Solved structure of RNA, 38 nucleotides shown. Wang et al. published it in Nucleic Acids Res. in 2010: "NMR structure and dynamics of the Specifier Loop domain from the Bacillus subtilis tyrS T box leader RNA". It was solved by solution NMR. It comes from the structure "Specifier Domain of B. subtilis tyrS T box leader RNA". The entry is an ensemble of 10 models.
C1' cells in the first nucleotide's frame, strides 16, 4: 500500500442565573488517526 473495525475534540465561542461580579454549563460543520491482511 487495496478492503472492514474503532472512535473524536473542548471544556473552545456562546448562553440564562451573577453581588453586575462570580459561577454553572456547552453546540457541529467540514473532515480525520492509524491499525489488521501479503
Nucleotide at each position: 500500500g487495496g478492503g472492514a473495525u474503532c472512535a473524536c475534540a473542548a471544556g473552545u465561542a456562546g448562553g440564562a442565573c451573577u453581588u453586575c461580579g462570580g459561577u454553572c454549563c456547552g453546540a457541529a460543520u467540514a473532515c480525520a488517526g492509524a491499525u489488521c491482511u501479503c